Record summary: 23S rRNA, nucleotides 2242 to 3120 from Mycolicibacterium smegmatis: 798 nucleotides with solved positions. The structure was determined by cryo-EM at 3.26 angstrom resolution and released in 2025. An Rfam search finds the family "Bacterial large subunit ribosomal RNA" in it. For this family Rfam cites "The comparative RNA web (CRW) site: an online database of comparative sequence and structure information for ribosomal, intron, and other RNAs" (Cannone et al., BMC Bioinformatics, 2002). Ions in the entry include magnesium and zinc. Taxonomically the source falls in Mycobacterium (subgen. Mycolicibacterium) (Bacteria, Actinomycetes, Mycobacteriales, Mycobacteriaceae). It comes from the structure "HWS19 strain WT mycobacterial ribosome".
Context: one part of a larger RNA, bound to proteins that are not shown
RNA sequence: GCACUACGAGUAAAGAUGCUCGUUACGCGCGGCAGGACGAAAAGACCCCGGGACCUUCACUACAACUUGGUAUUGGUGCUCGAU
RNA sequence: CGUAUUGGGCCUCUAACCUCGGACCGUAUAUCCGGUUCAGGGACAGUGCCUGGUGGGUAGUUUAACUGGGGCGGUUGCCUCCUAAAAUGUAACGGAGGCGCCCAAAGGUUCCCUCAACCUGGACGGCAAUCAGGUGUUGAGUGUAAGUGCACAAGGGAGCUUGACUGCGAGACGGACAUGUCGAGCAGGGACGAAAGUCGGGACUAGUGAUCCGGCACCUCUGAGUGGAAGGGGUGUCGCUCAACGGAUAAAAGGUACCCCGGGGAUAACAGGCUGAUCUUCCCCAAGAGUCCAUAUCGACGGGAUGGUUUGGCACCUCGAUGUCGGCUCGUCGCAUCCUGGGGCUGGAGCAGGUCCCAAGGGUUGGGCUGUUCGCCCAUUAAAGCGGCACGCGAGCUGGGUUUAGAACGUCGUGAGACAGUUCGGUCUCUAUCCGCCGCGCGCGUCAGAAGCUUGAGGAAACCUGUCCCUAGUACGAGAGGACCGGGACGGACGAACCUCUGGUAUACCAGUUGUCCCACCAGGGGCACGGCUGGAUAGCCACGUUCGGACAGGAUAACCGCUGAAAGCAUCUAAGCGGGAAACCUCUUCCAAGACCAGGCUUCUCACCCUCUAGGAGGGAUAAGGCCCCCCGCAGACCACGGGAUUGAUAGACCAGACCUGGAAGCCUAGUAAUAGGUGCAGGGAACUGGCACUAACCGGCCGAAAACUUAC
Numbered sequence: 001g002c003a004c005u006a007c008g009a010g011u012a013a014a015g016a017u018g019c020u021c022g023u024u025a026c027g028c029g030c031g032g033c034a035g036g037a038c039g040a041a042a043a044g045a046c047c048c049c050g051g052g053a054c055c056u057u058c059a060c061u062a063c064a065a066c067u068u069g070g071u072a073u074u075g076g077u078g079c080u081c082g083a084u
Numbered sequence: 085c086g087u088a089u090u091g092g093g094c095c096u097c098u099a100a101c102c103u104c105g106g107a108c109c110g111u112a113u114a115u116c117c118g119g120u121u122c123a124g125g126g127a128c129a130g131u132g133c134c135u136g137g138u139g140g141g142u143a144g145u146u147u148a149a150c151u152g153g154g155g156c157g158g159u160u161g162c163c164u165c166c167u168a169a170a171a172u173g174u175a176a177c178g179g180a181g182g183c184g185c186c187c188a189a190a191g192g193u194u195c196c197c198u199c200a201a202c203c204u205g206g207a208c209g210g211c212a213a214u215c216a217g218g219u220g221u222u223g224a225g226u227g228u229a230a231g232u233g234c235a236c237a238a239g240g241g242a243g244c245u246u247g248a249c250u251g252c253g254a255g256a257c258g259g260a261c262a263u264g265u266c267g268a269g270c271a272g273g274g275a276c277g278a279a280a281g282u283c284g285g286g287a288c289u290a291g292u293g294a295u296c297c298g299g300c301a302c303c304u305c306u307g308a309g310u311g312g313a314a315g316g317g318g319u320g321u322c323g324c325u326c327a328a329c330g331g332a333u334a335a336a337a338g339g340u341a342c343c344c345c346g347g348g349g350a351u352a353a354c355a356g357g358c359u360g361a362u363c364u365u366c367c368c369c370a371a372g373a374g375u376c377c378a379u380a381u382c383g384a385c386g387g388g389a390u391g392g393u394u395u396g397g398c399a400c401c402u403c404g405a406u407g408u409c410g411g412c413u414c415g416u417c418g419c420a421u422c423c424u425g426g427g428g429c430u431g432g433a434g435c436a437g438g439u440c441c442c443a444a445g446g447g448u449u450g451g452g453c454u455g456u457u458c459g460c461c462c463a464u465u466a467a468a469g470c471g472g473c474a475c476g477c478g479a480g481c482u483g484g485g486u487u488u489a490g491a492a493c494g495u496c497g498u499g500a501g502a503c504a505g506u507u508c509g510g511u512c513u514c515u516a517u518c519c520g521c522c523g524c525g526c527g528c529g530u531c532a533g534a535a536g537c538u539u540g541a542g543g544a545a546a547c548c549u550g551u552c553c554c555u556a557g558u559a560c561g562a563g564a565g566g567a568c569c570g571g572g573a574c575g576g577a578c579g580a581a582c583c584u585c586u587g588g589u590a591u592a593c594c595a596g597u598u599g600u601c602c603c604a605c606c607a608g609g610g611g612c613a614c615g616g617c618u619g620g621a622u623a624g625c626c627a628c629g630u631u632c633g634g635a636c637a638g639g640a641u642a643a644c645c646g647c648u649g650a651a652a653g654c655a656u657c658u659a660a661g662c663g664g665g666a667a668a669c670c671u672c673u674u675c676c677a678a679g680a681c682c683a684g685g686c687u688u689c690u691c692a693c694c695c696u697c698u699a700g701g702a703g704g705g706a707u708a709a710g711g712c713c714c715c716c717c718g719c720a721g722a723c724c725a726c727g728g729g730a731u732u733g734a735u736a737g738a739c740c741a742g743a744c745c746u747g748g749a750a751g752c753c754u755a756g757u758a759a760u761a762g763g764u765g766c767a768g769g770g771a772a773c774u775g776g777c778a779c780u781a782a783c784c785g786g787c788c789g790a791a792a793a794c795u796u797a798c
Stems, first nucleotide, its partner, number of pairs: 002018002006023005026527008035519003039514002047348006053340004059145005065138003069134005075097002078094004101125003105122006148160003157177001161183006184329001185227001186286002191245007199223001201219005225234002228291001230289003249272004255266003261330001274283003297323007305316002355402001356400001357398003361395001363391001365389004372382002409484001410482003414476001415473005422447003425442006449463005492506002494503003528679001532690007542676004548576007560565001578633005586627004593620005598613006637671003644664004693705005710788004715729004735781003739776004744770003751764005
C1' cells in the first nucleotide's frame, strides 16, 4: 500500500489479522463499550556526532577611548643644570 | 673651581592662538552667525604625523582522539618476552618489563692468562678483608631490561696507537609511500703486527624528528649596457618535549536547563530477550544442640538444581516518537496455603502447640503518619496470603515528585553557572475504519406451505460463615483447667425479586405569602421574579424498607486407612481381585439453547385455478391456511420488535361513582369602627388507582403468501 481483516498453542529481526498444527465460526445491518490494530498529531526536546548563535575571562589577535614624548602650527627678553 | 660644548628646569612680555566674558553694527522684528572695540588667558591648550603603556567598552576565532553509551580515570613513540596455534606476520583499556644515556677509552692491533662455589690451615680477622693447598666445565662475569651467546672467549691484565678516515660500491634484506639493515672488492694515505693478516666506532637488537626559513666556514658557480660590488649559487655544518612524537597556524581558554539546525537505535535512560553472580525455594553426606537420642525439632564447612520476580553483565527489534511513579474503577491467572476441608508423626493428659502431605470453590476491614513503593501505629474478625499479565490498565480519570523557562538557602567556581541537597505555582489533544465485546434487527434452509406445544446434544449463572444452649463441669487431668462426635436457637457480608408497612423524589396538585403589572374599580383573579419563596403529597422508580438464596442426597477420585494373597515355605493393602475415604470432579439448583447442517419430536389446518416459452423444465398471472401494511394503546420500548384491541367491541379519551390527596370555596348573613372571626358546610379543588355507560376516536382497505423428484424391502 491491498481485504469475503477469528482464535488456542507454536515459528521467526526475539511482542504475527496476512506463516505451521489445531478449535470455533449462517450472509447483511443498527444502538452501545474502547483492550488491540506498536491507533492519528510534530524527520524526539532527553543521548551522541557535526555545524551555528549568545555569554565569561589573568585564551589569542586587533580596534575605540584614555594616557606619555618628540615634531609643525610657534613669538621676544631674562635666571638655572653638560659633552669635542 | 674660569676656558668649549648643544638640549633640559623656572620666571617674565605680547602680536600668533583661545574665552557660551562686557558693549556696538549687519538689524524692523535675531540668546543663530559674522565684524569692530573693551576685558581676561597665552606661547600653554587643541589639532595634524611617528611612537611607548592601560584597555571584555566593541570585534573574528579555538578549545583532540582512544573509549564495550559519554564525563570523571589511564594511554598516544622506540626496544624485549609470552600470549602467537614449531617459515614470517597476526588484536584487544591482555600479563611482565625498560629507553629521550653513556665511553677519549669501555675502540683497533699484539700478546698473556681463566671464574664463582666448596673443603683444609693462618695476629687483629668474625657467616664474609689478605696468603697457601685441594675439588671444581660453567652455577661467577659480561655499563644500562630481556633474550640470544660467550669458558676457543665477546671475562680480566699488559705494550703501541686514533680506521669514531677520504673517494667508491658489484647484490641482497622488507616493505602500499619515505624512512630502516648488511655487504665482498678498488684507489689515496694511515694504525697495529716480522709475516700471514684486522681496522669505514662500542658481542647483538632501543639512547630519537620530515618540510620550510635562517646562521657560520670554504669554493676554478653566477653576477641585469661594461668592470666591480651587492645579491643570488655549490660542499661541510648549526638553530624545535612540533612527547596528541608521518609534525592542519610560528601565534588559543570555559556554559548554555534562554537555545537552534542535518543526522543516528551504529550509541544512552523505561520496556522484551540471553545469562544466573545476588535473591528466593529446595535437595545431597552428616560433626553437634536437644536429661541418654541424626532425624521431634534445629542443623557447622561445603555440594547439586528449579524461578527468572530485586540489584546486576550483552546492546538484537523501536530517536520521519514505545508518553512517565502511585491512587481511583475493572478484571484474569498460578500455588511456594490465611481461614474455611481431610490426614499422619510428636520431647501429643486435654484445650492449645511444632512439622509434613492433598487441596485453588469463596473471602480476605476500616483508620492515623510520610507523595510515596517500602515502612510504623490504632480497634475487630477466620484471616487482614505470596506473585505474574509492556513492575495489569491516561484513545477510562486524578498531576502529589521525579524532567522545561523564577527566585532563594547552603556548597563548589573570582567569573558565565552547576550540585540524583532543600523549599512555591506551573496547559494532558482526538466526531470509532477493522478485530473484540454487550443488546437488537433484515435476509436466507432446514425437501408441500402454515400454526400450537416440547426433548435435550451443547453453554452460562451461583459455590461464603460466625455466636450461643444441650449433651457434660461428663471423657481427661494432682490441681488449675477442660474435650471428639451429634442435635437445637440466633446473627455478618453478598445477590435476586418486590412496593403491602417506613423512607427519598415529585415542573399541568392544594394553601399561605413579598414585590410589581394587568382584567374599568371594591371584591375576586391572572403574568413574572431559580416552579418567585415557603408547609404538605396519589401514581411510577429506588433503598436506609419487606421477603428469599447459600443445600440434602447419589456416583467416581487425590492425600491416607484396609480384607483375601505368591513370586520369595515367612511376611507384605498387589503383580490377579475386592473395600472405605474432602467446599476438589460428574449428576443433583436457576437460566440460554435444534443456524446442534445428523438442521430433532407430538399434533391441527388447505392440500387446488390458469397462461406462456416449447412440452425438458422453467417463468408469469389468479387463489385457500396464514402473515404483513395503516389505526387506538401499554408498566413493551433508541428504532424495530413485543402484548391487547378493530362495531359480533371496554383499547384510549370524556362523564358519573368510589378510594385517595389537600384542608373549611365564592355569594349572602351575623359580630366587631377597624385590621378579623362565626353559620350556610367532612366545605371547595384535584393527574397516575377501581367499576358502568358506545358520547368521540379504530374506517365502504391495500400488499405478500403452497410437492423437479427418484431408488431399495416391506